[PDB]
Context: bound to proteins that are not shown
RNA sequence: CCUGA
RNA sequence: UCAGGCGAUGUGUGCU
DNA sequence: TCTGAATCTCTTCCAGCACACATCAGGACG
DNA sequence: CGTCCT
DNA sequence: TCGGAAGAGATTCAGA
Numbered sequence: 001c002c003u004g005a
Numbered sequence: 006u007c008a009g010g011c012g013a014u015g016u017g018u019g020c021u
Numbered sequence: 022t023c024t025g026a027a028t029c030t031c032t033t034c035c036a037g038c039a040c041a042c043a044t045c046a047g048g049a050c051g
Numbered sequence: 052c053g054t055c056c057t
Numbered sequence: 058t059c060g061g062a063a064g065a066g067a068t069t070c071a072g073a
Base pairs, nucleotide, nucleotide: 001010002009003008004007005006012045013044014043015042016041017040018039019038020037021036023072024071025070026069027068029066030065031064032063033062034061035060046057047056048055049054050053051052
C1' cells in the first nucleotide's frame, strides 16, 4: 500500500 | 475500532 | 649477464518488453 | 517428528 | 569443448 469485518 | 496478503533463479515461447 | 619487444593466459557483454512453467536442504540417526 | 550432516 | 578486444602477468630474445 491492497483485499475482506 | 480489526484480520490477512509482499520472492529469486533458470528454461522456453511470442511481440517491438 | 639482462632488458625491451613480441608471445601466452584470465575477465566480460551482447537492445527493450509481455507471458508460461519448474524449483525451492533432503536423509537418516536420535 | 527433532535435530542435524554433508 | 563453436566470439572479439583491451588489460595485466609470464616467456623468448639479441646485443652488450
Solved structure of RNA with a sequence from Salmonella enterica subsp. enterica serovar Typhimurium, together with DNA, 73 nucleotides shown.
The sample was in a buffer at pH 8.
Keywords: DNA-dependent RNA polymerase, TRANSCRIPTION, transcription-dna-rna complex.
It was solved together with DNA-directed RNA polymerase subunit alpha, DNA-directed RNA polymerase subunit beta, DNA-directed RNA polymerase subunit beta' and DNA-directed RNA polymerase subunit omega.
Primary citation: Kang et al., Mol. Cell (2018), "RNA Polymerase Accommodates a Pause RNA Hairpin by Global Conformational Rearrangements that Prolong Pausing".
It comes from the structure "CryoEM structure of E.coli his pause elongation complex".